[PDB]
RNA sequence: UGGGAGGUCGUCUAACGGUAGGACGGCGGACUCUCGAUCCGCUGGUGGAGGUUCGAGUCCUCCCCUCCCAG
Numbered sequence: 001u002g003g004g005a006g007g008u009c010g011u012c013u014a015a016c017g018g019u020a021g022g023a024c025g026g027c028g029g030a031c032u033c034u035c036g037a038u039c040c041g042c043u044g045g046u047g048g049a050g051g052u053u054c055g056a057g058u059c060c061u062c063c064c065c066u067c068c069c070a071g
Stems, first nucleotide, its partner, number of pairs: 002069006010024004018054001025043006047063005
């Protein structure tokens, strides 16, 4: 690295401009099992600067990264 679209725990998925939750994962624990079963905690996220606003995951600008469409 032309024209469109898009960024939230590791993944999937939520949150009117108002304290970011859930599921699965991963760590660890109870069942009292031979349970290929079922429960229960802990971990963990808004890509980065600015700006608007009483407040920004959300809106504006730029940067970065990602997907789609012809290198």
The PDB entry is titled "Crystal Structure of H. influenzae TrmD in complex with sinefungin and tRNA variant (G36C)". This is an experimental structure of RNA (tRNA) with a sequence from Thermotoga maritima MSB8, with 71 nucleotides shown. Ito et al. published it in Proc.Natl.Acad.Sci.USA in 2015: "Structural basis for methyl-donor-dependent and sequence-specific binding to tRNA substrates by knotted methyltransferase TrmD". Keywords: MTase, SPOUT, tRNA, TRANSFERASE-RNA complex. It holds a match to the Rfam family "tRNA". From the family's description: Transfer RNA (tRNA) molecules are approximately 80 nucleotides in length.